Solved structure of RNA (16S rRNA, nucleotides 903 to 1517) from Mycolicibacterium smegmatis, 615 nucleotides shown. Ions in the entry include magnesium and zinc. Method: cryo-EM, resolution 2.47 angstrom. The entry became public in 2025. Entry title: WT strain WT mycobacterial ribosome. An Rfam search finds the family "Bacterial small subunit ribosomal RNA" in it.

Context: one part of a larger RNA, bound to proteins that are not shown
RNA sequence: UGACGGGGGCCCGCACAAGCGGCGGAGCAUGUGGAUUAAUUCGAUGCAACGCGAAGAACCUUACCUGGGUUUGACAUGCACAGGACGCCGGCAGAGAUGUCGGUUCCCUUGUGGCCUGUGUGCAGGUGGUGCAUGGCUGUCGUCAGCUCGUGUCGUGAGAUGUUGGGUUAAGUCCCGCAACGAGCGCAACCCUUGUCUCAUGUUGCCAGCACGUUAUGGUGGGGACUCGUGAGAGACUGCCGGGGUCAACUCGGAGGAAGGUGGGGAUGACGUCAAGUCAUCAUGCCCCUUAUGUCCAGGGCUUCACACAUGCUACAAUGGCCGGUACAAAGGGCUGCGAUGCCGUGAGGUGGAGCGAAUCCUUUCAAAGCCGGUCUCAGUUCGGAUCGGGGUCUGCAACUCGACCCCGUGAAGUCGGAGUCGCUAGUAAUCGCAGAUCAGCAACGCUGCGGUGAAUACGUUCCCGGGCCUUGUACACACCGCCCGUCACGUCAUGAAAGUCGGUAACACCCGAAGCCGGUGGCCUAACCCUUGUGGAGGGAGCCGUCGAAGGUGGGAUCGGCGAUUGGGACGAAGUCGUAACAAGGUAGCCGUACCGGAAGGUGCGGCUGGAUC
Repeated sequence: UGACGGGGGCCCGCACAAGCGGCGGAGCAUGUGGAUUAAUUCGAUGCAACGCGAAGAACCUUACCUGGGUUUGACAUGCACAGGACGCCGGCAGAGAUGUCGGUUCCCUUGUGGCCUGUGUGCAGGUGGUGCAUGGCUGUCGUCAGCUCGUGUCGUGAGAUGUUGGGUUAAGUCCCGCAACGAGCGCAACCCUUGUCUCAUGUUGCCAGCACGUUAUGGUGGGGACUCGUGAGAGACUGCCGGGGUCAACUCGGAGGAAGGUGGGGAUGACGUCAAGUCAUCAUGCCCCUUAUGUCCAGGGCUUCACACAUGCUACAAUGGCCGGUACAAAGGGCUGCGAUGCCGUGAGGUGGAGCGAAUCCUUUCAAAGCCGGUCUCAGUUCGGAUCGGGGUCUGCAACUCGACCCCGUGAAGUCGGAGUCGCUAGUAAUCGCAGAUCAGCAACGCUGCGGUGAAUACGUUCCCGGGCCUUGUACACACCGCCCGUCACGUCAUGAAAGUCGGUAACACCCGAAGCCGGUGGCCUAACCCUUGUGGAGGGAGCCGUCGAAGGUGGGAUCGGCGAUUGGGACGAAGUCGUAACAAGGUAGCCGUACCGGAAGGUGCGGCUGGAUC
C1' cells in the first nucleotide's frame, strides 16, 4: 500500500426477476480423453482447448511406420584436381524411386566466367531437443476507467498530498474548498457505416412525360422529372424554454427537427497480471546426428475403437410433412477459371459451348419462409434419417484402409428430456436462405460475412457472479489456492522422574591405636661429677605403663557424580492421516484467571480487559 473479508455506505452488467427458445434423451458429422495397431505425426486442455491449427489427407500436405536405395548430396555458395559438357527428346529390364543404352551439345577467348559429371575440402542438411534464455505475435482480466510524473509540501522514514470531501456523469466529465499547482497515459472527439436533405449527375442503371414495340419484357427511339450509383456540403451543438439546482457544474419535462441529450453498430486493448500460448510461420543462444535424427519412393497410418466429456446440425412433428401453383435481398467470386442457350441422362453428370478478367456475361430473371389448393387425424407415424446391398459420375496416374455426390433396398434408436448448466433487452431473441474463403476433387452441419419473417418484459437491487471510489482490522505479501495451533509414525543428544546399581568427596559417634613427645616408674646398667673405695651418692640411660596422636575398621546421614527396563515431556527431520483453532463480526469475537469436559487445536460454566466491527 496492496490483497481479501460468510465487515459497513454509495454504484454497474440478460447478474437477478419477468418472458421465447433452447443443450444435458436419440441419430447424425467432426473435434477432444482413452484403449488397439508396424504407424494411428505433432501442437493446443477450464473461464481464456476441444467442427481449437485442420479454410478440403486416394499419391503431395505427410513431420509416423514395414517396405528398395541414396549419398558433397534433392536442394545453393566457395577453394582445389579432370571436362566440353551441363543441359535436351525416346526403348528395352522393374511394383516405382534404380541404374544402362539411343538423339543434340556449350556462350566468351586464350584468362576463365556461366555448367554439371566424379575425389575432396571448408561446408549444406534437422518438423531434433530446449516458449522457465529469448524477438515478434496473441487470450484474458476489461473497452473495465482507472493508471503515472515534474515541481513543491507533511513525516525523517516506508511513504502521503495531490487522485481528497460535497455536487454530477457512461467515464479521473466538470464545479465547488482543500498543499497543492501543473503535465502524461486513459476517457470524450478526430475514422467507417447507417439514418435526411441540397448540389453534380444518365450507362450496362432508371422513367416523370412523348412514340414505336405487339407478345417478351424500358424491349427499342427519347428524358433527370426520383431512387439508383459516389463525390461535396448541411444538419444535434442542451440549439431554445420552465423547474430546480450554491447562479456553478447537471437533471427531468416542452416546441424544432430524423434522430436529444455518448442517435446505432464496429475499429480503436493504459500502466500490468498469469515464467499464460506459440523455437512446427519466421529468426534466434546452447546442446545433440551427420554417414546419420540428412535424402528419394521400396506402400501404408495420420480418421482407427469397449467407453465420457466439448460445441453444432437433424428432429422429435399438424404453426408440420409431402404434392402442384405462386413474389419478393444484399453482397460477392470468376483464366490453364466462372461458365449461356441446346441435346442425352431421375440425378450426379457427358456432348457441345455463346458471354465474361468483366454495374454488362456465368454465379439461375440469385432465392427460402411468405400466400392458394389436395393428402395425412396423432401412428415410432406419409414424421424421422442413420446403418447396411446392388447399380454410376465427377477430380485424379491409381478411389480397398481412404473422398464427395446420385439412384434402388435398408427401417434401428428416439416422445421436449435428471440435478445443474449457455445466451438473449431491438430488428435483439428465434427461425430461413445466400456468398468469400482453404480446394482438384471432396468428410464444409465449420469460420466469416450478407441478407427474409419478426417477439415479450424490466415492478426494483434484498440475494447470488464480476468490478469502482473513501473509511475500517489483520498474525497474508510465493499475495484466502496464506499461515499457522494441536495427538497419533523415525531417530540422537541433554534433563527429570525410575525399583535401583557402581564410585568420588566430606560431616556425625566410636575402636584401635605404630612411631613421636610429655607425666609417672626406673629392683638392668652406667668413663667425667661428691665423698674416696664402692658394687656408695647422686643423676641419667634402658624397659614398662598412662594423655594426645596419623594409617585403618566400623554404622548410619549429606553432596557430587555414572549407569538403569519403562515412562512424562520437548525440539528438530518432511511428507502422511485426522481435523478448522487463530489470524477479516475467521463464519460461535478474542484473550485472562479458574473448574469441568472431550482424541487434537479446543467447548462450556463464572467473573475480568479491549489488544473487538456495526449501529